[PDB]
Context: bound to proteins that are not shown
RNA sequence: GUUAUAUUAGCUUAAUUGGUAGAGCAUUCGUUUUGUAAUCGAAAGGUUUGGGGUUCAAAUCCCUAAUAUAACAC
Numbered sequence: 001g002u003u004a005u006a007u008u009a010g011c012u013u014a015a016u017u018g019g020u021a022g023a024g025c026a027u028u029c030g031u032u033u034u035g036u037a038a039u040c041g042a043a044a045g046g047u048u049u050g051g052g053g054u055u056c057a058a059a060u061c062c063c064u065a066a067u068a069u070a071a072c073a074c
Base pairs, nucleotide, nucleotide: 001072002071003070004069005068006067007066010025011024012023013022019056027043028042029041030040049065050064051063052062053061
Other pairs, nucleotide, nucleotide, family: 008014tWH008021tWS009010cHS009011cHS009023tHH010045cHS014021tWS015048tWW018055tWS019020cHS021046tWS022046tWH026044cWW031039cWW035036cHS054058tWH055057tHS
């Protein structure tokens, strides 16, 4: 660079081929004082990688930019 797939909170992820984003870990505070692989609770963290388009309505569909993973190309 080409092709395929993906990008959702710090990380891992969920979300009726369109209908209004949920959780776990980590973090902060409270609680627990713990003997070898996770005490309990609450709070905060999202406008879904950027931009444009379609639509009454977009994490979801279309175009595009960026990056990642894989294969090929070199």
This is an experimental structure of RNA (tRNA) with a sequence from Saccharomyces cerevisiae, with 74 nucleotides shown. Taxonomically the source falls in Saccharomyces (Eukaryota, Opisthokonta, Fungi, Saccharomycetales). It was solved by X-ray crystallography to 2.3 A. The depositors describe the entry as "Crystal structure of the yeast mitochondrial threonyl-tRNA synthetase (MST1) in complex with the canonical tRNAThr and threonyl sulfamoyl adenylate". Ions in the entry include zinc and sulfate. It holds a match to the Rfam family "tRNA". Clan: tRNA clan. Rfam classes the family as a transfer RNA. Crystals were grown from: 0.2M lithium sulfate 2.0M ammonium sulfate 0.1M Tris. Primary citation: Holman et al., Nucleic Acids Res. (2016), "The crystal structure of yeast mitochondrial ThrRS in complex with the canonical threonine tRNA".